[PDB]
Context: bound to proteins that are not shown
RNA sequence: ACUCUGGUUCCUCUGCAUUUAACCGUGAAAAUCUUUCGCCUUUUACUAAAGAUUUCCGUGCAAAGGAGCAUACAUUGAGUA
RNA sequence: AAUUUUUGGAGUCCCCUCGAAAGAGCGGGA
Numbered sequence: 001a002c003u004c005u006g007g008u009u010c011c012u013c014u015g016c017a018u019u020u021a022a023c024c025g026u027g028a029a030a031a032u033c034u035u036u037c038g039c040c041u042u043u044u045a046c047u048a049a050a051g052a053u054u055u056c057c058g059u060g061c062a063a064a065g066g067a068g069c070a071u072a073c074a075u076u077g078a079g080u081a
Numbered sequence: 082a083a084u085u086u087u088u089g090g091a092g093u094c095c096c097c098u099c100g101a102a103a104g105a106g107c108g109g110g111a
Base pairs, nucleotide, nucleotide: 007069008068009067010066011065012064014062015061016060017059025057029055030054031053032052033051034050035049036048038046093111094110095109096108097106098105099104
C1' cells in the first nucleotide's frame, strides 16, 4: 500500500461500579420500621444492642459533548527488510 | 549471512528388469 487520531487542564451529561471473605470511603453521620434492654406518672426529645430498609457528605472508571491554554505527526487496531 | 547441520550444488552420464507409453529397485558402473 488502508482508515486512524492533535496535546494538555477544566466543566457538564449519560452509563456502570452486587459472585462482597474483605474494600466503591485506610474515613464515618442522621432517620424510619420491627424487637429487646433503661429512664418514666403521657408524648416528644432519649438510653444501647440486634435485624431490615432509607436519606445525606463523599469515591472510581468508561464514554460523549463543550470550554480554556500553549501547538505537533509520528503513532495505535490491521501488517516489512 | 559463498567453508561440514538448511539460502550459493556430490553434480551429471551409462547398463539389467517391467512395459507400446514412462518411470522404479538401499540394482549396478564412470